Solved structure of RNA (23S ribosomal Hairpin 35), 24 nucleotides shown. On the sample the depositors note: SYNTHETIC-T7 RNA TRANSCRIPT; sequence from Escherichia coli. Primary citation: Lebars et al., Embo J. (2003), "Structure of 23S rRNA hairpin 35 and its interaction with the tylosin-resistance methyltransferase RlmAII". NMR data were recorded at pH 6.4 and 303 K. It comes from the structure "Structure of 23S ribosomal RNA hairpin 35".

C1' cells in the first nucleotide's frame, strides 16, 4: 500500500469516506 471482514457512517439507491482487525 493492496484485498477481504468488522465497527463507525452517507444517497436517485448503492458505495463512498472515516477508523480498527485478519490476510497479502
Nucleotide at each position: 500500500g493492496g484485498c477481504g471482514u468488522a465497527a463507525c457512517g452517507u444517497u436517485g439507491a448503492a458505495a463512498a469516506g472515516u477508523u480498527a482487525c485478519g490476510c497479502c
Released in 2003, the model rests on solution NMR data.